[PDB]
Context: bound to proteins that are not shown
RNA sequence: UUCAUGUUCACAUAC
RNA sequence: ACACAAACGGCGCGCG
DNA sequence: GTCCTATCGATCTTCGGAAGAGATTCAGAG
DNA sequence: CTCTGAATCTCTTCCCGCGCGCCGTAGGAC
Numbered sequence: 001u002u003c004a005u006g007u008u009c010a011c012a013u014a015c
Numbered sequence: 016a017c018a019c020a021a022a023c024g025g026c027g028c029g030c031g
Numbered sequence: 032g033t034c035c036t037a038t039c040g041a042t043c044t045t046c047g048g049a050a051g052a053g054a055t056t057c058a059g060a061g
Numbered sequence: 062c063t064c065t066g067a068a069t070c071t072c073t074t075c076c077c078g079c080g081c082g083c084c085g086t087a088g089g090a091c
Base pairs, nucleotide, nucleotide: 023085024084025083026082027081028080030078031077032091034089035088036087048075049074050073051072052071053070054069055068056067057066058065059064060063061062
Other pairs, nucleotide, nucleotide, family: 029079cWW
C1' cells in the first nucleotide's frame, strides 16, 4: 500500500 | 399474654 | 441461727342424760 | 347341761333459721 458482500416475512402488554 | 372476686370447725350471746 | 417428725411405748379423757333399743350375759330347770 | 326368761353393756337420737364475737399446727434438733 491492499481488504467487497450478508436472500423474504416476523416484535407483548394500554387502569 | 388471654381468663381470674372472701371458707371451715369449735366456744359462746342473741333473735326469734 | 434453726426444719421439722409427732403424739402418757414412766397419764388419767369427768361424774350433772334419758331413753330406748339391741348385743351380749346369766337364772331355775327338764 | 344348756333352754327361754331376764340383766348389763354400748350405740344412737335429740327444732329451724340467723346474726354477731374470737381463736385456730410443737417441743425438739442441727